[PDB]
Context: one part of a larger RNA, bound to proteins that are not shown
Molecule: 16S Ribosomal RNA, nucleotides 921 to 1532
Organism: Thermus thermophilus HB8
RNA sequence: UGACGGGGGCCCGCACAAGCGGUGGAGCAUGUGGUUUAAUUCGAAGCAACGCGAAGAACCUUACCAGGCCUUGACAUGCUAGGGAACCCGGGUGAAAGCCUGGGGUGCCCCGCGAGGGGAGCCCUAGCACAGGUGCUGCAUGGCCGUCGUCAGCUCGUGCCGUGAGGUGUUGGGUUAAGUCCCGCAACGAGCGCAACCCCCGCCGUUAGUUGCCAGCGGUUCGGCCGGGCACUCUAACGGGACUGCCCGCGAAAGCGGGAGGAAGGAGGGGACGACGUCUGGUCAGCAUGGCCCUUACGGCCUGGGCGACACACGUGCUACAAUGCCCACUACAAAGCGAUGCCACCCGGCAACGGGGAGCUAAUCGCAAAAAGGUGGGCCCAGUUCGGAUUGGGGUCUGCAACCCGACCCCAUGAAGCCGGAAUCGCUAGUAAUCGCGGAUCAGCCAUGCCGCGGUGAAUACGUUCCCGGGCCUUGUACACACCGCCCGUCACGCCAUGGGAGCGGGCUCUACCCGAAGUCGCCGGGAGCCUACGGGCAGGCGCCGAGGGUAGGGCCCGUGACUGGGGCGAAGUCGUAACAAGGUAGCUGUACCGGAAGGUGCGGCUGGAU
Numbered sequence: 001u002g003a004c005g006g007g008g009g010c011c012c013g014c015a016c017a018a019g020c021g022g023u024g025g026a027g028c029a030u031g032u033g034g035u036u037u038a039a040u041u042c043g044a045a046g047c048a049a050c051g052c053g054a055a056g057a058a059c060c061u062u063a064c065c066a067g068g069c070c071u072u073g074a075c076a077u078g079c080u081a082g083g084g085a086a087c088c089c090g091g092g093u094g095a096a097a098g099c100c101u102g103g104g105g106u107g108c109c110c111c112g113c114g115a116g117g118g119g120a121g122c123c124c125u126a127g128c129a130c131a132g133g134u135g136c137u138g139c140a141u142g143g144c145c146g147u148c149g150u151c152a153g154c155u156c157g158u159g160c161c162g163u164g165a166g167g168u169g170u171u172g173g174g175u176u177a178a179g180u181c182c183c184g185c186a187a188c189g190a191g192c193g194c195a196a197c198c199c200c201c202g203c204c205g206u207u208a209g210u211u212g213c214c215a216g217c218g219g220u221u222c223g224g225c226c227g228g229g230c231a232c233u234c235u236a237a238c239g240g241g242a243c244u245g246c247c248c249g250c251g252a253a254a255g256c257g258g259g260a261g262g263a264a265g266g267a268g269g270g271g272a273c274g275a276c277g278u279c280u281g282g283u284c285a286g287c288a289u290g291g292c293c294c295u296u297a298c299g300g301c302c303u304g305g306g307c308g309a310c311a312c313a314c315g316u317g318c319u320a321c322a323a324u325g326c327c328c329a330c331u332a333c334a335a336a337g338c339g340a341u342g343c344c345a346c347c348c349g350g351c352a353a354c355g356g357g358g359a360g361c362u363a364a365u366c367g368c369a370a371a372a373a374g375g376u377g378g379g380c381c382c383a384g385u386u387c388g389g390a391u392u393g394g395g396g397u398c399u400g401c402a403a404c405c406c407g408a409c410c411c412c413a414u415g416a417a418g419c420c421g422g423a424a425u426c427g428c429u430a431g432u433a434a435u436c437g438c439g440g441a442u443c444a445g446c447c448a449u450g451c452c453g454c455g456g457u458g459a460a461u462a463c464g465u466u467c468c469c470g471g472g473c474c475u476u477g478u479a480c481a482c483a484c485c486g487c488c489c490g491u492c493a494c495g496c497c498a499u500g501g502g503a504g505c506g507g508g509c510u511c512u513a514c515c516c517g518a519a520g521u522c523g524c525c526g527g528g529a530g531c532c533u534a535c536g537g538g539c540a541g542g543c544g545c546c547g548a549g550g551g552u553a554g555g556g557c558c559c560g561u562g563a564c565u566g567g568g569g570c571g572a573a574g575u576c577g578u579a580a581c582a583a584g585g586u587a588g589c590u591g592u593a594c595c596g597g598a599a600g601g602u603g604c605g606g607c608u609g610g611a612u
Base pairs, nucleotide, nucleotide: 001481002480003478004477005476007475008474009473010472011471012470013469015465016464019428020427021426022425023424026319027318028317029316030315031314032313033312034310035309042053043052064305065304066303067302068301069300070299073130077129078128079127080126081125082124083123087104088103089102090101091100092099093098106120108119109118110117111116132294133293135292136291137290141288142287143283144282145281146279148277153192154191155190156189157188158187159168160167161166172183173182174181198271199270200269201268203240204239205238206237207236208235209234212230213229214228217227218226219225243265246259247258248257249256250255308447321421325380326379327378328377329376330375331374337368338367339366342361343360344358346357347356348355349354387418392413393412394411395410396409397408398407434457435456436455437454438453439452440451484584486581489577490576492574494571495570496569497568499566500565501564504561505560506559507558508557509556510555511554512553513552514551515550516549520546522544523543524542525541530539531538532537587608588607589606590605591604592603593602594601595600
Other pairs, nucleotide, nucleotide, family: 002483tSS004582tWS005585tSS007583cHS014018cWW015468cWS016467cWS017429tWH017463tHS018461cSS019460cSS024423tHS025320cWW026417cSS031050cSS034311tWS036040tWW037039tHS038065cSS039305tSS040309tHS041054tWH041285tWW044049cSS055451tWS057061cWS058400tWS058406tWS062306tWS062307cWW063285cWS063306tWW071296tWS072129tWH073074cHS075131cWS083084cWS085123cWS094096tHS094097tHS096302cSS112114tHS131295tHS131297tWW137284tHS138142cWH138287cWH139280cWS140284tWH140289tWS143286tHS147278cWW149274tSS149276cWH151275tWH152193tWS153179cHS153275tSS156170tHH157169tHS159186tWS162164tHS162165tHS169188cHS171184cWW174254tSS175180cWW176178tHS178194cSS182253cSS209210cHS209212tWS209230tWS210211tSS210364cWH212233cWS213232cWS214224tHS216228cWS222223tSS224227cWH229231cHS241263tWS242262cWS244246cHS245260cWW245266cWH251253tHS251254tHS261265tWH262264tHS265266cHS284289tWS297299tHS317449cSS321384cWS321418tSS322325cSS322385tWH332373tWH333372tWH334455cSS335438tWS335454cSS336369tWW339342cSS343367tSS344359tWS345358tHS351411cWS352410cSS353396tWS360366cSS363366tWS371437cSS372436cSS373456tWS379386tWS384385cHS384387tWS388417tHS389416tHS390415tHS391414cWW399403tWH399444cSS400402tHS403407tHS403445tWS427433cSS429461tWW430460tHH431432cHS431458tWS432459tWH433458tHS441450cWW442448tWW443446tHS462464cHS464466cHS477582cSS479580tWS479581cSS487580cWW488579cWS490598cSS491575cWW498567cWW502563tHS503562tHS517548tHS518547tHS519547tHS521545cWW526527cWS526540tHS527529cHS533534tHS576597tWS577598tWS578579cHS582585cWH
C1' cells in the first nucleotide's frame, strides 16, 4: 500500500423475510459423466461447463471407424520437355470413386489458293519449386467473448507533506441510483467511468391518403362493393410535451415531504451502452498467426458404418397425476413476422395425413391464418376414470437417389408409470409471476418439448434487516503479499548428519611413595694387602652420598571407543489433530505447579507486547 477477519460503524442487492409458482419422485425429450464399441470425432468443467460451439448429424455435413482407390494432388503461381491441349457425347469392371477407354473442335498474329512450320485463351503426361493437414501447442499469440460488475469506482498534471515506500486531492458532515450534488478543507484543476447525447412504448400537432380507414351523403347482388371523403383509426417522417417547471413546509445548500395541473412527476416504463484492471478464464475446430510435426501420407476420393450404443449417475426441459377438470359442437377477440426450384385461395377424392385440378400474390392488394385461453350448450360423476398418453402390433401419407441402423405426420388397436413427490433446491416486486396460443432463423425433410421474438388473460406480497449469500465506503488488527483455498505448531513413521549419557574397553601425559641401580664428580679408607716416591706423599683398589634408567603400588587430568539410551538440525510427499497470527473463533505472553497421544489444558500470581 493492499488483501483478509467467526473486528467495528454506516449502507445496498429477489440476499433473507412476506408471498405465488416450480424443480428434487413418474414417463418422455435433450446435453453431460461413465461404461461399451472397429468407431461411438473434437472442444466446453464450480458460480462464469452440461437444450453449451450445433440458427437443423439418414447420405452430405464429418473432423471418427472398416474396406476399395489416387499421387505436384479436390484449390494457387512458376521453370521445362513431349504432345499441343482447349470444350462435348459413348465402351468394359466396380457398391462408388477409380482403372483401362472411342468419335469431332483452339481463337488470335503469320509465309499465306501451298505440304506445312512459328508466338498465343487453355489442357494432359514425366520432372521439379511445391500445394495440403479440423495434426500438437489458447502455458508463444491477434481478434472476439465470458466474469467480478451497470458494481461506483480507477487515476492524472502542478503544488504541498514524508529520508523513503507513499500520502493529500479522493478524508469529515448532509444527500443521491450514482466519486450525484452541496458544505468544509494544502490543495487547485483535469481524464476514464456515472448521467446525458441514440432506439422502443405512453399524450398531442403538421405534412400526406394507397393497396389503409368509412363519421356524414347517395346507390347496393348486403363485402367499403361502388361513387365520394381524409372526419376518425392507422401508416411514417418531422415537431411539441416533463424541466422540481409552480404553491405550502423542512434545510446554508444540495435536496426531502405534501398539493395543483397534466396523458405522463420526480431517472415516466423498457433497451443500446460494460471504466483501470482481474481471472496463467474460453476459443490454434469460425478466421488469422510464431514454433513443432507428416509429405505414393497424419494429404485427397468413394461406399458403408459411427457421432442415435446402455447394468447406471447428474443438469435443463416437456407432459401429467384431474371436476377452478376432461371431451364434443357452435361462436368471438391480437400482435409481430414470412412468402418466386415460393405462399398457396377455392373445388373435387380419401375418416385422415394428403393427393388432382387450379385463382391471386414478385405482395398495407393475394396467402400462410386456425388464433388458443374465453363465451354458450351438452356429455362424463371421483374411478388409475371419457384422468394420463409411454410402450408395442398393423395399415398408410410425404420429403428425399435412398427413412434398416436413424425422419416427420395420419388412422386402427394396445392404454405403462403417475393419487402432487426425502434430505434439499430455483424464479419472480406489476402488465411482473402464472397461464394461453402465434411467428421467425437454420432448413429437401426433420427427431424444436430448444432458441430468439409477439401478443391474450392477469395475481399475491414486501412488516422489516435478527439470520443465510454477495457487494460498497470509512476505520481497526495482522506472524498474510499469486494475498485465509493465506500462514503455521508438536508428537508419531521413514531417511541423513553431528552430538550428550552409558556396565565398560584401549591408550597418552602427569604426581606421590618405596625398591634395584651404570658412568662419573665429590667425601672417607688405602689395612692383615699391590705399585711409585721427591714419602707427615701419590696411584690403583675398597666403602658412602647423589645419581640416568628400570620395577612396584596408588592417585589426577585428557583422548579414542561401547550393548543400549536421550534429545537436536535437516526433508519439493506420509499419519494425527489445529496450539499461534483476525476478539485466530476460550485475548496473548509469562514464572511456577500438576496433568494429558501431541500440539497443549488448568490452578496461583504477573505484563499489555490486548480489548472495553